[PDB]
Context: bound to proteins that are not shown
RNA sequence: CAUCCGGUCGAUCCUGCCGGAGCGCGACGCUCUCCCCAAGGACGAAGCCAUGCAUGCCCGCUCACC
RNA sequence: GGACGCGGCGGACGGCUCAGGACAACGGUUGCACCCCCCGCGGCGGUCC
RNA sequence: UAGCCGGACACCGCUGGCAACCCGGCGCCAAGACGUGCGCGCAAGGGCGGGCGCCC
RNA sequence: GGGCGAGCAGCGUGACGCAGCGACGGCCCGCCCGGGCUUCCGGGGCAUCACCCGGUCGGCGCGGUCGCGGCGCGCCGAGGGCCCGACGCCUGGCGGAGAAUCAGGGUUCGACUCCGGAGAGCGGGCCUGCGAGACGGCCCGCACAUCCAAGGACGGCAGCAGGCGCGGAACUUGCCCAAUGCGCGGCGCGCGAGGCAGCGACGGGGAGCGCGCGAGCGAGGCGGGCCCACAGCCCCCGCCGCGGAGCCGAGGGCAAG
RNA sequence: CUGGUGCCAGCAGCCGCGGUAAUUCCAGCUCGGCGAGCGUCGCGCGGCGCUGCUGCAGUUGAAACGCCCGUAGUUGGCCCCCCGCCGCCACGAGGAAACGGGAGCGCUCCAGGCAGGCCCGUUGGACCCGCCGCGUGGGACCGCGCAGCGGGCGCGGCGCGCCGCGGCAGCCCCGAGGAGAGCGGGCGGGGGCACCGGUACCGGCCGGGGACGGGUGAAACAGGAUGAUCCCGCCGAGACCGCCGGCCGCGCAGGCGCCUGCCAAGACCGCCUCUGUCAAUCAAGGGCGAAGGCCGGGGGCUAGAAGGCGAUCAGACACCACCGUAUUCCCGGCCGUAAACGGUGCCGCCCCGCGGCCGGCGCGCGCGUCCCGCCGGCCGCCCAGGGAAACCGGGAGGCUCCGGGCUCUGGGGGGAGUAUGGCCGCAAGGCUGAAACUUGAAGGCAUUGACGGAGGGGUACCACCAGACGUGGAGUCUGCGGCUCAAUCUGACCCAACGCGCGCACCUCACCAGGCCCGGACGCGCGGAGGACCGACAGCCGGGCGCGCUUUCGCGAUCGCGCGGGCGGUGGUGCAUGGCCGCUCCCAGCCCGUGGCGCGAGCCGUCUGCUCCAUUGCGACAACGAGCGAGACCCCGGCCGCGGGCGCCGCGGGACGGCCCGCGCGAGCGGGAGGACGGCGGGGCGAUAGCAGGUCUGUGAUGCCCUCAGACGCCCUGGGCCGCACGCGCGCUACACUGGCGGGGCCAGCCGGCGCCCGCGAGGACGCGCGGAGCCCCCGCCGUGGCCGGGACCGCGGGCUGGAACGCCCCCGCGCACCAGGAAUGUCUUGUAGGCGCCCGCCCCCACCGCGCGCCGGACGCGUCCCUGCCCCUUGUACACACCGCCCGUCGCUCCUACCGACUGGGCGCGGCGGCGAGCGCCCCGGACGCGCGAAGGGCCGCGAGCCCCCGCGCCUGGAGGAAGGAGAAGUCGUAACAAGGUAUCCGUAGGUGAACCUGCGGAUGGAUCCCU
Ligand code: YAT
Repeated sequence: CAUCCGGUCGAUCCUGCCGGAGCGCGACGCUCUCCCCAAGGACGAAGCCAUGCAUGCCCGCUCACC
Repeated sequence: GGACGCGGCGGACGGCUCAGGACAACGGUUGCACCCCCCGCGGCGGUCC
Repeated sequence: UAGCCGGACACCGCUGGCAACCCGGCGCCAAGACGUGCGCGCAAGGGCGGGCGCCC
Repeated sequence: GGGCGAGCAGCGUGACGCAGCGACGGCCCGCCCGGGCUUCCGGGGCAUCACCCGGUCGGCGCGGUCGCGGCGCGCCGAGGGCCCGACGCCUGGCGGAGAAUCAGGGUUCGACUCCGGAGAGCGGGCCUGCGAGACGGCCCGCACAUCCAAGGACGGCAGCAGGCGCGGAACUUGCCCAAUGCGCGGCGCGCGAGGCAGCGACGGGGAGCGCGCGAGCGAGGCGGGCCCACAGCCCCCGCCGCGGAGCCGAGGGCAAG
Repeated sequence: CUGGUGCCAGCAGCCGCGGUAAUUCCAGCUCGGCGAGCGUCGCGCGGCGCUGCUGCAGUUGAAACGCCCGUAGUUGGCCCCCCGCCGCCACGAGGAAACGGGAGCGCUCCAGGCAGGCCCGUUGGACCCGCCGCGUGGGACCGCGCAGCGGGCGCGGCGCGCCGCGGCAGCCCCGAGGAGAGCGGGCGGGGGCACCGGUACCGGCCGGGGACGGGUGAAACAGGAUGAUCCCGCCGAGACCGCCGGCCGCGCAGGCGCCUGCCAAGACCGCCUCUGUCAAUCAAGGGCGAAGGCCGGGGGCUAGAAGGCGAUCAGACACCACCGUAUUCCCGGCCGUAAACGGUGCCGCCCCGCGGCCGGCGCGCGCGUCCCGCCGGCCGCCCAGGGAAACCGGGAGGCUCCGGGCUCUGGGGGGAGUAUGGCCGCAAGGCUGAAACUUGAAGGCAUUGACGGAGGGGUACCACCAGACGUGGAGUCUGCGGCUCAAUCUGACCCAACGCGCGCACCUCACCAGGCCCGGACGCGCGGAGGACCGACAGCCGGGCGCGCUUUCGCGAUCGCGCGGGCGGUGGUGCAUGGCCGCUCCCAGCCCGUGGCGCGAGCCGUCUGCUCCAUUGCGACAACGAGCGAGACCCCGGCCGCGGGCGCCGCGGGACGGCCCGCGCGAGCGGGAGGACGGCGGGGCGAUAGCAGGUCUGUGAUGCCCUCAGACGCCCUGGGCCGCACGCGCGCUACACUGGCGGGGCCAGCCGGCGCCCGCGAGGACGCGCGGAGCCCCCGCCGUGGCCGGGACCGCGGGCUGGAACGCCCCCGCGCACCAGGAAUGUCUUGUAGGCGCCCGCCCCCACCGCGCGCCGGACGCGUCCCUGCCCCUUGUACACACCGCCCGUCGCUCCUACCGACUGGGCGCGGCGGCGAGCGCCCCGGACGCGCGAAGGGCCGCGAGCCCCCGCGCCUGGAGGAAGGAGAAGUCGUAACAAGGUAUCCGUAGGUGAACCUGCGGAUGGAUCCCU
C1' cells in the first nucleotide's frame, strides 16, 4: 500500500465488450552450488486388497519343572 | 520360585476418512422442580424371622 | 461350624477323533472365583397427614 | 426454616415385600469428568416446484423408557404450515474456529492440525459390561474373496508400510519407547499413538559462483570432538583444498536491434 | 545485424507478420527481465463504479408495464421537557486455545521459538480478538400507551369493595400552499339513450336531344340507335357530419364534431362551511383498452384484402386502369395486441427573464369585453447549470461536492422471443421463457468529402436550338487484333491505345538460320626469350576468311594459366525510383499570422444579396491584414510618325467601357456615334493537391535481379518486321454537265537557282550565278450511254538510287468495285467551314502522313439549360476501394451443433403399494437315566433382510423421415433496403405469392414539411 494500457473510423468524442499487467492454489516443461523450516493417493473409485505389525499388564490363587 | 491356567483392570480412549444427512448436524445462550454415570476425593457404616 | 461352611471347573495325567479349523471321555486339586450364610429392622413402590383473596 | 424466584425435600403413621452387605465388610450419599434430551437467535440453491401434511395438530387414559414427550396403543375433536417463500427437487453439500484476496465497503473457499458430528463392503439384529445398537466383538441376508485329503472351514486396511485399478495429480513393505502421554503396576512392561531417520524444486527463509595487482575464504575429502535409544545432520578442532546459471523475450501494449 | 524461405513453412493471449530488406518465422551476433529459479495450462480474488449499500444505467446507445383501481410489502407532515416499553449508544460480566494483532527477549541474522540471566517483578510468557442473548446507565432520534385522581372505613403492604365530593383549574394542542365531504358560480368536439335535418355517391322511373362516352403519361378491357354521355323532376336505401376547425378545448388512457330532448357525472375557481391523518406507491387480484380478426344474429351504399381482366416490362403473378367477395354499419359476446411515442414511470420541494392562449376570481379608472394582479391548465424562446453531443431548461438542473419516498426494466453481438414445459383462448395467438454453438465488433451523436432518377442559381459547338460539311456505303494507303510461318520483334486498349513511340531492301534492329574477335581493365602465385603470344604460300573442306585441315616458314614478352575483381548488354521489373509528358483542368480555385467558437476531428476569415468569361468586383459580416492563381505579362497582325536603308527594318504613338443617351446607391448592363480597329483579335506561360496513367527500348539517369569466352558483348552473310479464308481506327480517290478533254490568258505566301544541247518522256553531258501555281477566266469538242465518268488489276518495254532492287519514275495495250450510301456517329461562327494547290521534317530513292503558307469565299444564329459535361449554395446518406459503392432472400454443394419423430422404444439409479419371508427376541408349549431347573424342538406376536409384482421420479441414449442455425467458396435467380434508392420508410393485424416481397384497415416521423382567411 485509493494507478491503468492496446483494439470498431477517412479522422473525432462516447457506450460497450475482447485482451494485457499482480497475488495465491495445483499440474506440466527446462534447470539446479551450500545451509535451515516444511506439505505429501482429498479433488463425482466410502473401488479391490497378498505380506508383516498395530493391546496388553498384574497385586490374588504354586505339591507344576527346579 | 520362572511356565501354564483361574481371577482382576483395560480393551467404549487413541488412530483413519467425510459416504450419508439441508428448520437436521453445527455455533452462541438456557434448563432438567423430567434424567443416568466407572475410576477418583470426602463422608457414612445399627439388617426381622 | 462363626478358631473359619459346601461342590465344582481350568492348567495337568491316561485314553482319542479330524486334511485343516476344532474339540470329546475318565481322573486327584486352589481361590479376594461360585453358592449358602453368623447380624442392634431395613431396599423400591403404595394410602393418610398445610391454607380460606394474595404477599411479608 | 433443610432449601428455593417458585408446596420442593425430609419425617410420622396404617398396610405390603424381605431386595442389597456379610467365611480377610461394603450397601448408601455428595462432588468431579462424561452423556441424554431441551429454550432462544443464526443455519445452501431452483417459482419452467404454489399450495402441503392425515400420527399429520391438539386433548384424555394406559404402556414403555434412566427420563419428559404421538414415543407406542385405544377413544375424542379437528387442526397445523405457507410470497417474512411452505411442500417438492438438486448439490462433484460434513459444520465451526478459520484461509486466499486487498484503500474503505466486500467476493470466493473452508478434505486436512483444535472442537463437534457420522461411518467402518450394503442393510439389519444382539451379548458382555457403569458405559457399545462396538465391527483389529458375535448372528443373518446380499454382493465379492480364500483353503479343502470335497465331507467341511474361513474373511472385511476409510490403522502403519506395501500392491492393483483410476486419474493431470501424490513417498520406505526402515529403527525405537529415550522424550509427550495412555493402560496396568512399587524400583517396570507395552503402545505403526508418538519420536528418529529415508524420498521429497508443494512451498517458505538465509548465503554464493569473487575482491584485487596479493592475499584470503568457500564447497569437497581424510581424522578427532559434541549430539544421538543406535546412527546420521548442525556446530567446533586439525591435514589436503573441484569456484559451476538457467528460463523467457527484443513491432505496440511492455524494458530491450 | 547478417543469412535463409517466400501468404509456403511458421509466429501470434489482442492488434497483426509472412505474396523478394520479413525490425514479428528459422539461424548467428548483440541486448533486456527475473534469478537457483524461469516458463506453460486450469481455478479463485483483484483489475470492474462491467452487479453498483457506500457506488451504474433507463429521450436517441440495452432497458419506464397501454392505462386505472388495489391487498400483502415498503414509506409516512407538525406538536407535549422528564412516566413505562422496543430499537440505538457506552460500559461491564460470562464464555478454549491455536490463527491474527501486539509488550519483552541478538535461535550469529532470518523464516522462527518462548525463552533467558545472574547480584532476575514472586525473572517472564502482559493485553485485545470467535456474541443478533444477560446486567447498569443515557434517553436526543425512531415508534406504541382505550379503561379519572386524591383521601376515610381497613389490618404492615397490594387487591376486591363501601364512603365526602368536603380536596383537583377534574378529563378536547392546532386545524398542514396533506386528504376527503359541502355550498355557490360559470366551463367544456367528456359519456349514455331516444329523436331528427342536409347535400353527395349508387340504383330506378317521366320527359328532352341525337352520337359518342369513360379512363390514362399515352392507351386498351367494361357502356352506347334496346337512344347512352348531358339537363331537369320524383322515388328508394344505407353510410357520413364539410367550409367554421384552432402552438382552442374535454377525457384515466384508448379517443371525442348534424337538430331536439332526457339521465347521471367531472375538474377548476371562490369561502373566518364540516371531519381530524383518514396518506403515497405497489407483487397477487379486478376493470377499461385503436385497427384488423373470431362466434351468433341483422343490414347491403360507398370503398375494397382474396379473385378476374387491360396495360407496362425481358419477365410483372406488382406499382397505373376497370369489375368485385369477405370486411367496413348495428346488437350480444370473445380476443387483449400497436412507432398503444413526449420513444422521457408516480408523489413532493427550490428555481433567470420575456411572451401567447383557455377557464374562474379580485383591484383601478377616464367604463373599455380597458390594465394590474392571483389560482389552475396548454404552449414558445432563453441566461445560469447539465450533457458524448444532438439538445433540456414548467428539467434531461439543484449529483464523483456522487443519500426525499415507492414500483418496474437492463448488463457485448447472434442463436432467439426459438426449443421444451405451464396458464389463458373457439381459433388466430397472447403471458412466461433456456441451452449448446458461434463471433470481434455491433451501436450512438457529430466532422470532412464523394454520390443523389434532390431543390435553387450559373456556364460551354470536345453541349443543345437554327443550319453547314462530313464518317459509317465501295477501291486503296496506313495502324490495330486474329491465322500462318524458322521469324513474321515489341509498348499502348473509353474520353485519357489504333500516320503514335519522325520515311524499316544493307545499317537502323531488337527477332530466325549460320560464322570471325576478345577490345578478360587492375592485383597475388606460377611460367617464360635455350622463345609468352601472334601472322602466312601451296592444296582441299567450306556461303566466305589461315575458320578447320597435310606440311614450315615466320614474329618477338605489346605477356600465358589459376585465383579475386572488372568492362559491357534496344536483357526484367514504370507496382522500387529520378526527369519529362498526359489527365483531373478549353477548369477558378488555393493558403498564412493574430484573434474568436468548439473536449475534439473542424469552423469563421474564404459571403444563401447584386454584377463578372472569371474567388472579376460592389456592399455587408467575429473578424482584421496579407499572398499565389485570374488579370497584368511576352510574340504576331492591323493605322500613323521619326530614323535608317544592298534586302523594308529599328524606335515610338494609338483604344481607355473614353463621348452621348437610357437605366442602376454601386460595381456595371442596352443603344448611337466618330474612328484602322470597340468592348477577353490569334498564340505562349500556366496554381494547391493528386493518379500505383505512359516511358528502365532517348542518355556516362539509376536501385535489385540475369548474361558474361560454343556471350543476351561486338563484327560479318542471308531472311524477316510487309507474309492472309477474317473483325475496325485515322486518311486519300470518285460516283459526273454547278462536269471531263484540248488550246490560250493570267495573279501568291512560309519563301525561293539557272543556261545550252540530246531524248516523245522520265532523265542525261557540259557551263555559269540567277529565280514563283492551282482553282478561276476566254474559245472549242463530248451529249446522260458504268459513255470520252473512275482508274484497281495484269502483259511486252525504257531509266534513277545504291556494293546490292524486292524500291521509285515514264510509254503502248487491258480497263475492277462505284448511281450519293442501314442501324449508328464526328466537327464547325469571318477571311471561319469548304474547295485549290505550294513548301519543310524524317530521307541513298519515295508522302495518300505531320508542322505550316497563302488563293476563291458563305448558309445559319447573336439564344437556352431540354440532352451531355462542369462551378457554387442548401439538403439526405447504412458510401470512404468513395454508386463500376453498400446490401436481402429462395434454390444447389461440404462440414458442425441442437430439435420433432412411429417404436404401448432401450438402459442406469432413487423412492413407494402389495405378496412370501432369513435371522433374533417377549410370552406360552415341550421335557434329553438332562435333574429340580433346564437343552433340542414347536406356536403367536415384535424388530426386520432378501426376492417377486406394480407405480412414479431423475439422468443418459438408438431411430426411417422432417425441419432450424452456423461456418466454408469466386455457385444459380432476381434487386427488397441506404439518395424522394426510382411505389417515402417503419409498427400492429389479415390474406396472397418461386424468392426477396405485395396489397387492404388503422397508427408514427426515427420524413422529403417546425412557415398562410
Ligand atoms: C406504374 C406504371 C409505369 C408504366 N409506364 C412506362 C412507360 C411510361 C412512359 C412515360 O413517358 C411519357 C411516362 O411519363 C409519365 C410514364 C410511363 C409509365 C411509368 C409508370 C412508372 C411510375 N413509377 C415510376 C416513375 C413514374 C413517373 C411513374 C409514372 C409516371 O406517370 C404517371 C411518372 O411521371 C409522372

The depositors describe the entry as "40S subunit of the Giardia lamblia 80S ribosome". The RNA (18S rRNA) from Giardia intestinalis assemblage A has 1441 modelled nucleotides. It is bound to emetine (YAT). An Rfam search finds the family "Eukaryotic small subunit ribosomal RNA" in it. Gene Ontology terms of the family: structural constituent of ribosome and ribosome. The structure was determined by electron microscopy at 2.94 angstroms resolution and released in 2024. Eiler et al. published it in Structure in 2024: "The Giardia lamblia ribosome structure reveals divergence in several biological pathways and the mode of emetine function". Keywords: Giardia lamblia, Ribosome structure, Translation, parasite, RIBOSOME. Among the 32 different proteins in the entry, which are not shown, are Ribosomal protein S10B, Ribosomal protein S24 and Ribosomal protein S9. The reconstruction used 289,618 particles.